Overview: The depositors describe the entry as "Solution structure of the E. coli tRNA-Arg2(acg) anticodon stem and loop". An RNA structure, in which 17 nucleotides are resolved. The entry is an ensemble of 10 models. It was solved by solution NMR.
[PDB]
RNA sequence: CUCGGCUACGAACCGAG
Numbered sequence: 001c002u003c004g005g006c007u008a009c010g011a012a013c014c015g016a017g
Stems, first nucleotide, its partner, number of pairs: 001017005
């Protein structure tokens, strides 16, 4: 960073890679 989840939109959280 992405993904599903959740979702208050912050990528913020979770787990792997």